Source information
Keywords: RIBONUCLEIC ACID, 16S RRNA, INTERNAL LOOP, BASE TRIPLE, RNA. An RNA: 23 nucleotides with solved positions. The entry is an ensemble of 6 models. Method: solution-state NMR. The entry became public in 1999. Kalurachchi and Nikonowicz published it in J.Mol.Biol. in 1998: "NMR structure determination of the binding site for ribosomal protein S8 from Escherichia coli 16 S rRNA".
RNA sequence: GGGAUACUGCUUCGGUAAGUCCC
Numbered sequence: 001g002g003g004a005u006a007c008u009g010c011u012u013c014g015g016u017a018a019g020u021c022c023c
Stems, first nucleotide, its partner, number of pairs: 001023004007019002009016002
C1' cells in the first nucleotide's frame, strides 16, 4: 500500500467478526 475469513473466542447450541490472516 491492497484485499480476504481458515481458525480461535462465546454458545442459550446461533451466527458472528473482538481477534486473525495474504504480498